[PDB]
C1' cells in the first nucleotide's frame, strides 16, 4: 500500500 | 467493530 | 441488509 | 481503527 473479517 | 450515509 | 471511511 | 494475510 493491497485483500476478506 | 464503531459513527455515518442510504 | 448494501456503501464508502 | 484492529488483529490477520499478502
Nucleotide at each position: 500500500c493491497g485483500c476478506g473479517a | 467493530u464503531u459513527a455515518g450515509c442510504g
The PDB entry is titled "X-ray structure of RNA containing adenosine phosphorodithioate". Shown are 22 nucleotides from a PDB entry: RNA. The structure was determined by X-ray crystallography at 1.18 A resolution and released in 2015.